[PDB]
Context: bound to proteins that are not shown
C1' cells in the first nucleotide's frame, strides 16, 4: 500500500476494528458583520 | 469627529460531546 480507520511491513501487503447516508442540538475557539452600553481623544 | 474595550446577536468554519430521521412495487 486500505471500503475506510488505527498500528506497521515492503511480505503483487500484514495485522485489528469498521454500518452507511442526511441532518439536529449544546459548548469551545476563528472569520465575517449588526445593535447596544461606558470611555478616551 | 475618530478611536476603544464590554455584553448580546446573526452567518460561516473546524473541533467536542451528544440526539434524530432515512435505507424493496403507493391510483382520488
Nucleotide at each position: 500500500a486500505u471500503u475506510u480507520c488505527u498500528a506497521c511491513u515492503a511480505u503483487u501487503g500484514u495485522a485489528g476494528a469498521u454500518u452507511g447516508g442526511a441532518g439536529c442540538a449544546a459548548c469551545a475557539c476563528c472569520u465575517g458583520a449588526a445593535g447596544a452600553a461606558g470611555g478616551c481623544u | 469627529a475618530g478611536c476603544c474595550u464590554u455584553c448580546u446577536u446573526c452567518a460561516g468554519g473546524u473541533g467536542u460531546u451528544g440526539c434524530u430521521u432515512u435505507a424493496g412495487a403507493a391510483a382520488g